The RNA (TPP riboswitch) has 80 modelled nucleotides. Ions in the entry include sodium, potassium and magnesium. Bound small molecules: thiamine diphosphate (TPP). An Rfam search finds the family "TPP riboswitch aptamer (THI element)" in it. The literature on the family includes a 2002 paper in J Biol Chem by Rodionov et al., "Comparative genomics of thiamin biosynthesis in procaryotes. New genes and regulatory mechanisms". Rfam's curators write: Vitamin B(1) in its active form thiamin pyrophosphate (TPP) is an essential coenzyme that is synthesised by coupling of pyrimidine and thiazole moieties in bacteria. On the sample the depositors note: RNA was prepared by in vitro transcription. The structure was determined by X-ray diffraction at 2.05 angstrom resolution and released in 2006. Crystals were grown from: 28 % PEG4000, 100 mM Na-acetate, pH 4.8, and 200 mM NH4-acetate, pH 6.9, VAPOR DIFFUSION, HANGING DROP, temperature 293K, pH 6.90. The entry is indexed under riboswitch, thiamine pyrophosphate, RNA.
[PDB]
């Protein structure tokens, strides 16, 4: 790292809009991805989770950036 066959995973945030409240879309922000069937990721210092109603920053705002974090937990088996 191929290739078969399968498996695991996140899907928030609100300056603006339809709209006087509520809903829910739309549009905005970051991001590989904010509901595709898509992207990520399958033994681990890249998936993602938990600590978390955590802790500083920034920020309209946020799991938006850092601490935590070579923490802990996490889904791969076979052949070449």
């Nucleotide at each position: 790292g191929g290739a078969c066959u399968c498996g695991g995973g996140g899907u928030g945030c609100c300056c603006u809009u339809c709209u006087g409240c509520g809903u829910g879309a739309a549009g905005g922000c970051u991001g590989a991805g904010a509901a595709a069937u898509a992207c990520c990721c399958g033994u681990a210092u890249c998936a993602c989770c938990u600590g978390a109603u955590c802790u500083g920053g920034a920020u309209a705002a946020u799991g938006c950036c850092a601490g935590c974090g070579u923490a802990g937990g996490g889904a791969a088996g076979u052949u070449c």